[PDB]
Context: bound to proteins that are not shown
C1' cells in the first nucleotide's frame, strides 16, 4: 500500500473505455468489525 475471505448491516440500484458488464437469489455496491495473503 495493495489482493481476498468470513459475520452483521445498509441496500435497489452499481461500474463502464457508452460496447456492455454485475446486482434487485446470501450474493451488486458500501460500512463495521474477524481472519488470510502479497
Nucleotide at each position: 500500500g495493495g489482493g481476498a475471505g468470513u459475520g452483521a448491516a445498509g441496500g435497489a440500484g452499481g461500474c463502464u473505455u457508452c460496447g456492455g458488464c454485475c446486482g434487485c437469489g446470501a450474493a451488486a455496491c458500501u460500512u463495521c468489525a474477524c481472519u488470510c495473503c502479497c
An RNA structure (mRNA), in which 38 nucleotides are resolved. Keywords: RIBOSOME, RIBOSOMAL PROTEIN, MRNA-PROTEIN COMPLEX, L1, REGULATION OF GENE EXPRESSION, RNA-PROTEIN INTERACTION, STRUCTURAL PROTEIN-RNA COMPLEX. It was solved together with 50S ribosomal protein L1.